[PDB]
């Protein structure tokens, strides 16, 4: 190392808020208090393992597992 | 920095050939002589160029070409 529907959970955290947003930071503001994070669902992306072609292997290439 | 179909050009070029094949190599053979490579078509991937979101910019995220 996406984005969006589904929408749970978790004496858990995390993020000053909006907004861009991953950040450095920047513009206003701080109404509530809130929204967020990590993990599993889908759609390709990108990870690991196992099989399969080929081995004399590193390693290329394909499909399944998650 | 893929893989298959379409197949079509380029006094081009590459590759020793078949197989594994990107090679370092193997293994056997070198039958014809042949495949083969590089662009443009399709899927998704990766590259550039634009626009769109925001910019105070690198960059990030979407779309188009």
């Nucleotide at each position: 190392g996406g984005c969006g529907g589904a929408c749970c959970c978790g004496u858990g955290g995390u993020g000053g808020a909006a907004c861009a947003g991953a950040c450095g930071u920047g513009u206003u503001c701080g109404g509530a208090a809130c929204a967020c994070c990590c993990g599993g669902c889908c759609g390709c992306a990108a990870c690991c393992c196992u099989g399969g072609g080929a081995g004399a292997c590193g390693u290329c290439c394909c499909a399944g597992g998650g």